[PDB]
Context: bound to proteins that are not shown
RNA sequence: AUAGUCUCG
RNA sequence: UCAACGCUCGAGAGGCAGAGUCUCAAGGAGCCUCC
RNA sequence: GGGGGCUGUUGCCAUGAUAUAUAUGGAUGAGACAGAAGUGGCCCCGUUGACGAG
RNA sequence: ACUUAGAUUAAGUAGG
RNA sequence: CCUACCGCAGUAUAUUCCUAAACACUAUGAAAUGACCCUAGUUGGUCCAUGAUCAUUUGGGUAAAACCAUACUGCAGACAUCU
RNA sequence: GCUCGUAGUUGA
RNA sequence: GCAUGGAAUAAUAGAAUAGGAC
RNA sequence: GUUCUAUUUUGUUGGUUUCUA
RNA sequence: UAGGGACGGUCGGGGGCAUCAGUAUUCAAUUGUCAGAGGUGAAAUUCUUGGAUUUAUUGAAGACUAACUACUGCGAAAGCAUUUGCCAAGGACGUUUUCAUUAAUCAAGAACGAA
Numbered sequence: 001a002u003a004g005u006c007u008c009g
Numbered sequence: 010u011c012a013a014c015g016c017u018c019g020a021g022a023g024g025c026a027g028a029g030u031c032u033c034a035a036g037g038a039g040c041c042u043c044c
Numbered sequence: 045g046g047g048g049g050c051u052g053u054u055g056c057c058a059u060g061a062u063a064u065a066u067a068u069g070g071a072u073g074a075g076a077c078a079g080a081a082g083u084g085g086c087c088c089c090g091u092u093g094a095c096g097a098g
Numbered sequence: 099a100c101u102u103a104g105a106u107u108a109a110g111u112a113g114g
Numbered sequence: 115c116c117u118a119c120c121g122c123a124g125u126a127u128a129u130u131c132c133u134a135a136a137c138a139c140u141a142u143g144a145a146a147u148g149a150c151c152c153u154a155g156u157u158g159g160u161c162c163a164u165g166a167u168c169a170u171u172u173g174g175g176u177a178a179a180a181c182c183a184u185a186c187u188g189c190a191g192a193c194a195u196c197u
Numbered sequence: 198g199c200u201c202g203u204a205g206u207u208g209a
Numbered sequence: 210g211c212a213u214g215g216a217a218u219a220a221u222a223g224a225a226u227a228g229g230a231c
Numbered sequence: 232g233u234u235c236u237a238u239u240u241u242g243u244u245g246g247u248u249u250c251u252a
Numbered sequence: 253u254a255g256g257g258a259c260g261g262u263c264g265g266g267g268g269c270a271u272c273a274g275u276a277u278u279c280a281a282u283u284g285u286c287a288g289a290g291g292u293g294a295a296a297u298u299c300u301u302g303g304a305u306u307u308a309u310u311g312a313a314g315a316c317u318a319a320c321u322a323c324u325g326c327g328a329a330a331g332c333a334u335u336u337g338c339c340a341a342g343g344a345c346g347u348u349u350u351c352a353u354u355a356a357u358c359a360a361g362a363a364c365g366a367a
Base pairs, nucleotide, nucleotide: 003101004100005099006098007097008096009095010094011093012092013091014090015089016019021088023087024086025085029077030076031075032074033073038051039050040049041048042047043046044045056070057069058068059067110119111118112117113116114115120191121189122188123187124186125185126184127183128218129217130216131215132214136176137175139173141170142169143168144167148161149160150159151158152155179248180247181246182245198364200362201361205357206356207355219244220243221242222241223240224239225238226237227236228235229234230233231232254354255351256349257348258347259346260345262343263342267339268338269337270336273317274316275315277313278312279311280310281309282308288299289298325332326331
């Protein structure tokens, strides 16, 4: 860099 | 936060919980039996 | 004097709730004050996509 | 914010 | 190739003498008119031969164990055949 | 004895 | 809260005097 | 000067019993 | 800064009028008992077999509210503590005020108290 998860508005 | 799609169509003069006061429970009346 | 039945599917109270009020319920409750007060007692829809934040 | 992960180890770890 | 850490099992965490105290026992004597406590009894309560409660000291006993921490010592580094 | 209080005085 | 105090010994830490190694 | 090594002196004699050490 | 006012929450044996108890004296009347009682430094005045003093009960009178309890609480002083009601008044604290020619000293005089 890309991608995912969690917490959110 | 916005958009879309659904639903019982979503903030009130609302609901639930709690506190105070009051009302409502065939507790009365009549009749007929028994002891 | 007390016990048992009848009045009595009566009476009292609440309820119009997609509703039979000649109805349905009544303390394992209902109604009024209260359209109030209070909430620093709580509750008021779901899915997908995008955006933004840590 | 946390990662950017191919998932190991049939007797251990660190030096001289 | 060797050390240090790691696993397990042990040892030590003051020693000897005298002495104070506690608890329980034991030795001797004392028991039924038994002993002790209470503003105390129309009939109190408690303990008591399964030894109470008193006196002398007769003598010994107990005061642990487990684990943590430190040091030391020893045993192994084991995937578990057996047919 | 205590308090209020007039004339007068002080400050305003 | 777990048996008190004294004497001797052991161990541990510090401070002094005097000495070794560099 | 660094340091350790003999005598004197000064002290001291481990924790937890699961709120755990 | 003095002297007044308002509001708030407090506080006091402050005052007056009713009311309810209690305490101790003195007097009087009934018992019981019997020779002293009272007082003082010691006595004495007195009371006493017609019963004093002591004990029990009742009635009457004028009073006071034991300890708590007070030189510091309240009230201008004088003075002020049994219970329950009524009436009006207050102190201190806080927030302030139509707030000073509102105040302070005060002969006279007046209220309360003493007398």